[PDB]
Context: bound to proteins that are not shown
RNA sequence: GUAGAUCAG
RNA sequence: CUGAUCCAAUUUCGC
RNA sequence: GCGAUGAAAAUAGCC
DNA sequence: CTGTGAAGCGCGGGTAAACGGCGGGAGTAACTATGACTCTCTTAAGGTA
DNA sequence: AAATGCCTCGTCATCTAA
DNA sequence: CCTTAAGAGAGTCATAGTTACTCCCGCCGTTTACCCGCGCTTCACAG
DNA sequence: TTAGATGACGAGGCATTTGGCTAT
Numbered sequence: 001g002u003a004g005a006u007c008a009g
Numbered sequence: 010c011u012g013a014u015c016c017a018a019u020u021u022c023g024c
Numbered sequence: 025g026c027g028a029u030g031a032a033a034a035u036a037g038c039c
Numbered sequence: 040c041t042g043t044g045a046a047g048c049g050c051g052g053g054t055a056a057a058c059g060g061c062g063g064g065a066g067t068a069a070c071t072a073t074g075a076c077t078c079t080c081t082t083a084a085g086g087t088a
Numbered sequence: 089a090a091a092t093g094c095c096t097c098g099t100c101a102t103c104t105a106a
Numbered sequence: 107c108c109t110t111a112a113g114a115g116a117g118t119c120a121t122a123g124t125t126a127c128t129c130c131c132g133c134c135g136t137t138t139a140c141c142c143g144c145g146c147t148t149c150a151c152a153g
Numbered sequence: 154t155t156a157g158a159t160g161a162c163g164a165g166g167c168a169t170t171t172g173g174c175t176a177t
Stems, first nucleotide, its partner, number of pairs: 004015006021028004034177006040153041089171018
Other pairs, nucleotide, nucleotide, family: 001007cWH003017cWS015083tWS020029cWW043149cWW057137cWW
C1' cells in the first nucleotide's frame, strides 16, 4: 500500500 | 510500493 | 433499496 | 478313336507313442494381522437471535 | 418461500336400546 | 450466578498368519502322425 | 320406527423439511 487486520521485502 | 496469510473476506454488470 | 451473475435431462440402485 | 486294366492318388479305418491333465508331496517369497512399545503435546473480540 | 407429512379435531355412519 | 474435574492417538518394530504360487515324480487317458489299404482317375493296351 | 351412544373416517390446521452419492 490493502474492503479490514497481520507478517515480510 | 508488491507478495503472502487469516477466525476476516458479495466482487462485477445494471436500474 | 432491487434484478442478474445464468447447468444439466432421464432410468435404476445405495445411504 | 474309344472303352477297359495296371499303377497312382485321394479318401477313409486302424495302431501306437508321444502329450497333458492331475494326484500326492514337500516347500517358500512376500504381502497384511496383531501386539508391545515409543513419541508428542493448543490461546487474536465481544456481552449474544 | 413452498411442499410435504403428522397431529389434532370434527363430522358421519353403524349399532344398540327404548 | 454457581455449587471442581480427571489422556490419547499416531508411528515403529518384531513376530505371526496366510496367500499364491513353486518344483518333483508317477499314472491313465487322449490325440494325432503315420500304416494300410479300397474306389476313382489316368496312360498303356485291346479292338 | 325413532333416539342415543360408540366407533371409524375424513378434513383442517400446524410444523418440518426442502437430501446426498454411484452406475449407465
R2Bm 3'UTR RNA with a sequence from Bombyx mori, together with DNA: 177 nucleotides with solved positions. Method: cryo-electron microscopy, resolution 3.08 angstroms. The entry became public in 2023. Protein in the same entry: Reverse transcriptase-like protein. It comes from the structure "Bombyx mori R2 retrotransposon initiating target-primed reverse transcription". The entry also models zinc and magnesium ions.